Formats: sequence, C1' cells, structure tokens
RNA sequence: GGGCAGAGCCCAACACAGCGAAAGCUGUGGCUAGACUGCCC
RNA sequence: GGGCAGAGCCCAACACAGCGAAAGCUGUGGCUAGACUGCCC
Repeated sequence: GGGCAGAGCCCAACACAGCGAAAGCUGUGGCUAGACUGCCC
Repeated sequence: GGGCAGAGCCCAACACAGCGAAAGCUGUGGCUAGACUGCCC
C1' cells in the first nucleotide's frame, strides 16, 4: 500500500455496478472519495 | 482546489450534539478528504 465496520433498514424512487444482444432481472449506496482501527491474511 | 453545513427511508440499543437537575425527547452518525442545493460571508 490492498478487503470488511464506526448507528440501523430497504429496492419504491434516485445513483453506480453485474448478467444480458436489448427488453428486462438481481445487487451495492444514502453523496461520493480518503485515511485510521476492529473482523477476514 | 486547503476549512466551519444537508441531501432515499429512517432512532430499540450504542455514539455525538441541542434543552436539561436527572429521567427523557429531537436531529445526526467515525475522523481525514472532495462536488450541488438551501442556511451565514
């Protein structure tokens, strides 16, 4: 320097992803990103 | 792009704030970091 959590839940919506030729179906988020610790080396 | 604030739903327990004598309720939900909208410049 890499993965998981720092309150909780869901696909309705919205966002990003996977399958897919699309149509459609399923999943991550609660802005998104980074770093720190605990779980998994 | 250095820094003080929100953004799906949503408080039983824990955490941090506001009020508090406490019991509680309300809003949020690690710190570091990045962008809209609205709040102060």